[PDB]
Context: bound to proteins that are not shown
RNA sequence: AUACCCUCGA
DNA sequence: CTATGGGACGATAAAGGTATAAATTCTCTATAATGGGAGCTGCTCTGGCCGAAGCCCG
DNA sequence: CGGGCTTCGGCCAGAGGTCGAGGGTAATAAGAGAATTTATACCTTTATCGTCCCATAG
Numbered sequence: 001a002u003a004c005c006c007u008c009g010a
Numbered sequence: 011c012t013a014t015g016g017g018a019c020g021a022t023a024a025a026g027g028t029a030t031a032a033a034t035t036c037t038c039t040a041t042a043a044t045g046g047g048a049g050c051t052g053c054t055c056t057g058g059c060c061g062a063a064g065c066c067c068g
Numbered sequence: 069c070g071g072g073c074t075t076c077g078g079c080c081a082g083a084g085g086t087c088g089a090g091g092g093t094a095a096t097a098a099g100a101g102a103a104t105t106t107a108t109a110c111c112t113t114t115a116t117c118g119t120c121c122c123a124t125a126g
Base pairs, nucleotide, nucleotide: 002094003093004092005091006090007089008088009087010086011126012125013124014123015122016121017120018119019118020117021116022115023114024113025112026111027110028109029108030107031106032105033104034103035102036101037100038099039098053084054083055082056081057080058079059078060077061076062075063074064073065072066071067070068069
Other pairs, nucleotide, nucleotide, family: 019119cWW033105cWW035103cWW066072cWW
C1' cells in the first nucleotide's frame, strides 16, 4: 500500500 | 527624590556585489536506410439510433 | 409519379451479486563536448533592532 490475473468459501 | 521620555550607542542581519564550481540542458555524427501490427471472433438482452426500403397517396 | 411517412434492419452502448480469503506480477541504454544557468561561497555596505546613559516632569 495501486491495478490486473489465478484459486478458494458462503 | 523618583519614574519616564529622549536620545545616544552598537552588534548584527539583510542586500548587493561578485566571482565560481556544479549541473543540467543543448547541439552534432554525413554508405544507406522512403507506409505497423496486435487486433478477438464462445454472451445476452435491451435499448436507442440512423438510415434505407416499402407504403399510402392525391 | 414524386413524396411524406411508417416501418424495419443493421450498428453501437451499457449492464450484468456481495462479502471475504489467500497467492503472484507488476517496466530500459550515444558519447562528446559546448554552453548556459544556477546554487554556492566570500565579502562589503547599509539598516535594524536590541541596548543603555541622561535630562526631566511630577